Annotation: Released in 2000, the model rests on solution NMR data. Solved structure of RNA (HIV-1 TAR RNA) from Human immunodeficiency virus 1, 29 nucleotides shown. NMR data were recorded at pH 6.4 and 308 K. The work is reported in "Structural rearrangements of HIV-1 Tat-responsive RNA upon binding of neomycin B" (Faber et al., J.Biol.Chem., 2000). The model includes bound 2,6-diamino-2,6-dideoxy-alpha-D-glucopyranose (BDG) and 2-DEOXYSTREPTAMINE (CYY).
[PDB]
RNA sequence: GCCAGAUUUGAGCCUGGGAGCUCUCUGGC
Ligand code: BDG
Ligand code: CYY
Numbered sequence: 001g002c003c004a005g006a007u008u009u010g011a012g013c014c015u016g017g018g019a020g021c022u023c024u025c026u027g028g029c
Stems, first nucleotide, its partner, number of pairs: 001029006010023004
Other pairs, nucleotide, nucleotide, family: none
C1' cells in the first nucleotide's frame, strides 16, 4: 500500500448512529 475490525471501556470525531471518518490496537493480507 490497498480494506477491514471494532472488542478490549477500544478511544474520540459527527447533528443525523454514518454510505462517513479518524487516534487504540489487531485480521485479510
Ligand atoms: C483491539 O482488539 C480488538 O480488535 C478490538 N476490536 C479493538 O477495539 C482493540 O483496540 C486491541 N487488541
Ligand atoms: C484482530 C484481533 C483484535 C481485534 C480485531 C481483529 N484479529 N483484538 O478486530 O482483526